[PDB]
Context: one part of a larger RNA, bound to proteins that are not shown
Molecule: 25S rRNA, nucleotides 1454 to 2363
Organism: Solanum lycopersicum
RNA sequence: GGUAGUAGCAAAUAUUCAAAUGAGAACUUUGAAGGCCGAAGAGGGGAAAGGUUCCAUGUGAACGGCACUUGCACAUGGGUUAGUCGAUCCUAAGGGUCGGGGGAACCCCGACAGAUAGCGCGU
RNA sequence: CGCGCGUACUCCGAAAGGGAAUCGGGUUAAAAUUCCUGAACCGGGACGUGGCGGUUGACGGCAACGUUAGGAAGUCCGGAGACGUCGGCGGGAGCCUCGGGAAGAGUUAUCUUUUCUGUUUAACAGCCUGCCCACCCUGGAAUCGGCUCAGCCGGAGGUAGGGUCCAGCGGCUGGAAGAGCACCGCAC
RNA sequence: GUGGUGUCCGGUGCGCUCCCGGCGGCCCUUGAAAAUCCGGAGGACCGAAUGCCGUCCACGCCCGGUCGUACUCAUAACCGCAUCAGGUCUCCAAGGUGAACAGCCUCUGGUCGAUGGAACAAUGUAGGCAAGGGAAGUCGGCAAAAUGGAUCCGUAACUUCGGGAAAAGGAUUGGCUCUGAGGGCUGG
RNA sequence: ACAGCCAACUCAGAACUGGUACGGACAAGGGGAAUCCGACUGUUUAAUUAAAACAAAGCAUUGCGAUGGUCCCAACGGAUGUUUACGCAAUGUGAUUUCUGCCCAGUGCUCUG
RNA sequence: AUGUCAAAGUGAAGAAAUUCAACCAAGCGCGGGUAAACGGCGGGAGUAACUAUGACUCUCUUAAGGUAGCCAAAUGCCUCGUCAUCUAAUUAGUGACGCGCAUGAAUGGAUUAACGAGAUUCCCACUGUCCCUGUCUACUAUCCAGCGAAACC
Numbered sequence: 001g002g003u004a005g006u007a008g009c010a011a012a013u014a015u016u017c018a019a020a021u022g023a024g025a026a027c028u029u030u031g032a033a034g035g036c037c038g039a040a041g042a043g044g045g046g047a048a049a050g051g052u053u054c055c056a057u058g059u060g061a062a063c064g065g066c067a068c069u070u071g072c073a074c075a076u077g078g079g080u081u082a083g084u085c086g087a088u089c090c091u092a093a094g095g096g097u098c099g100g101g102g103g104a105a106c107c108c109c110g111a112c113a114g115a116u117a118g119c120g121c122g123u
Numbered sequence: 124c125g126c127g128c129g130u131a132c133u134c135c136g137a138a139a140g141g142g143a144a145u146c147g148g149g150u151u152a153a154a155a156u157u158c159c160u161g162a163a164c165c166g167g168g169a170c171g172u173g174g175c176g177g178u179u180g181a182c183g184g185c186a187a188c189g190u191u192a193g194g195a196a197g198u199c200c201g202g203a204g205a206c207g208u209c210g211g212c213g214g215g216a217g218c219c220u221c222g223g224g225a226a227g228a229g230u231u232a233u234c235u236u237u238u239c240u241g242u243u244u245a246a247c248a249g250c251c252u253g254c255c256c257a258c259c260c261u262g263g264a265a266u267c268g269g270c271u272c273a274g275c276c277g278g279a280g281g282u283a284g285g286g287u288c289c290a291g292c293g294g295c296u297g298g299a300a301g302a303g304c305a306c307c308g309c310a311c
Numbered sequence: 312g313u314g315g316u317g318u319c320c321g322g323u324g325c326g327c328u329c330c331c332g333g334c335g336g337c338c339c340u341u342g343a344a345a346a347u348c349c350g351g352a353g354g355a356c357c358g359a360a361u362g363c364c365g366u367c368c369a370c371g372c373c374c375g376g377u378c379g380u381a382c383u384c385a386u387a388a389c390c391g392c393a394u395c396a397g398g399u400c401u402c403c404a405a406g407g408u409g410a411a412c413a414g415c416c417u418c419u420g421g422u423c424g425a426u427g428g429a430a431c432a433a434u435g436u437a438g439g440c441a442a443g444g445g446a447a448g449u450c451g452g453c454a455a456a457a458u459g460g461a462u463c464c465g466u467a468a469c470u471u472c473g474g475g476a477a478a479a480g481g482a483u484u485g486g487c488u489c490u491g492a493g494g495g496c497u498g499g
Numbered sequence: 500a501c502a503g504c505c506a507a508c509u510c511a512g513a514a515c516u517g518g519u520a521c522g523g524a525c526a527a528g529g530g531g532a533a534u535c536c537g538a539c540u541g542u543u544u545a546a547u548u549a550a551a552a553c554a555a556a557g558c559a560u561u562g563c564g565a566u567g568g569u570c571c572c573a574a575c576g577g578a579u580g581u582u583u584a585c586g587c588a589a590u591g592u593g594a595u596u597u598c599u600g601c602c603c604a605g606u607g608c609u610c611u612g
Numbered sequence: 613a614u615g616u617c618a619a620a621g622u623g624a625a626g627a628a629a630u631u632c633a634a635c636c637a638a639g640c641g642c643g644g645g646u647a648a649a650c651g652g653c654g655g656g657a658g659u660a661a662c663u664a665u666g667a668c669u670c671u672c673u674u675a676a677g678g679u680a681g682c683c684a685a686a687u688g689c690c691u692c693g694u695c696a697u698c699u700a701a702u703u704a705g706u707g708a709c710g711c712g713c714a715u716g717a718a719u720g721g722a723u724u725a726a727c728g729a730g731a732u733u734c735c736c737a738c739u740g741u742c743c744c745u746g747u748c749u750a751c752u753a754u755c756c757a758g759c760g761a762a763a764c765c
Stems, first nucleotide, its partner, number of pairs: 001765002008759002015033006034423004043403004049383002054078006063071002083164002085379003089141002094135002096132001098114001099112001100109003118128005145162005165375004170371004174366004180357001181190003194356001198352006207337004212332007219324001220322004224242001226240004243302001247297005252291001257287005267277003303318007338342001389398002405417004426757004435751007443743002447741001452738001460484005469474001471594001485516002488513006494505005517521001529736007536728002541553002557592007568579004596722003600653003605650002607646004612642001615640002622633004654672005681715001682712001693709005
């Protein structure tokens, strides 16, 4: 290349109206309505693990298996303040070792073959 | 520098075991028990003032123990740290829930003194209280009594009477209304 | 920016979450250690003739290292080659129905994120129903249906005497309006 | 023994009433008579087997009194052992109830010398 | 007391290397024990007032000849064994029978209440499993916009 613009896009109940923005809107934002999670949650946090994914602004392409004005993508900049929260301290199972004993040596045992570490009070 | 003691590891090993001390309120586009304000606490260091003791080392209560202080070295002893699991009861806190008061909101052709939202109080300090137990004094119990949901307790001292201690996430006040929240204004 | 008003008074419990108390059951199971802190026994030694000594009391003064701290914690920030219906420890937990953190519905909070549009053929996947018969189907009742909560009655063989047992079998169940019974705290 | 005040929600009964409907959704055992196997609870082939297989309490046998039994180690040493026969180690059987017969020639194991 | 049995050591012969002999551990052999150690546990013929059957007798023989039990069993070839029961009809099920190809006692035998997502038979209820199909809902398939593979050749 043929296969082929074919197989395929089908779990998790569901979207609708108006307006704004934009070259472009079923998919962005606001408002209104109709539904769902139904507190062992589709809510609010943290431990691991990740490492900037956090926040603002902007955006040619690519990427987000349709699309996008969109963003956990891309570009630029910003952001983590502790005597009291933790680590730090203590010891657990255990780990690593001195000396000694083994071992060609890499290494093995591990306070068991040993003049421990030092501490206290005066000065 | 001297005396005394002296049992071969001053090591690693827990961001869920043990463990000194921080609480509200506020603040950012993005951080906070860390920033701001206020109010506390802990561990160290140094001296000062006052107080306390000298019967050299306090006082009170019969007692359980109480009070804010109130000698001391080597050595020695105990406790806390410090502990499974299940079941029933009791207490505290937060939540849920009911009624009234006041504030705003929703419904209102009809009914509805109605429905909804809220109506807040931190660590820390002092005082009070004294659970369930434990403990002390008096007293001396059969006609045995007391007592739990269940047990169970008493001459090894019950019942009873009067006390002591312990818990607190209990009460009051301070903190603290000056805050927060709700609502109504005036300006904007 | 700024001002005002209010933030009040009670009841209730086999309620829920957490904490504590005390008692009981269970073991041929008895359910860490150390740092650290507190207390105690002992009394070597020490002052003053009253000014020194001692003091865990009150108040005042000074000091506070290093590292971590954003964010996700998951149907898109971790692993599964991915924005994969899989895997991944734990904290908080409202109202109604009900025995119930069952299912079903709701509030706080969250969310409509799963590419859309038009048709309604076969075959399929998932969910159903069906006259009369009732396992004749099939290796086989596979699948589905039937039973199901609660109250009262009743319950065989067998048995290791504990069970079997919810054996089996039968009756009842809504709404509305009533009746009876079961308490607490004060007052001699 | 009364009076006053304040109470929460369990149980029982009665009348009336609806098209006999009412645990109205949700929720939520089918039942019985027997045979085989395993006593039971427990465990197992992650990704084709959950079982009658494994384990189990119970029962039985074996070794061993530390100068030891069983086992690890290149060596040194070490595990059981913070132990001591109601213990440690090595096997078989598999609750309870009833029982568990005969054979030591063979193959092992063991005592004697 | 006891055959066989290594090195070293001992004795003898030889010029010596070497050779020979004796002595000589454990183990083996010899003897005993042990089966809840591994394991094993038998044939032929005759025989009682009809037949059938074989208590009984004879005979070969083993270490011992399968005892108590249990069975066409998840163990039986023959075999869909025989009888009974269950059915209108049963190679299934259950209860019996047993010269059992090839059952059997902690390689445990025989039982057993309770228990089981264990294997099996029957009865009642129940039903779209079937007679015999029909129909209803959703999501697909189908058609469209956009997007868009692979196996295989």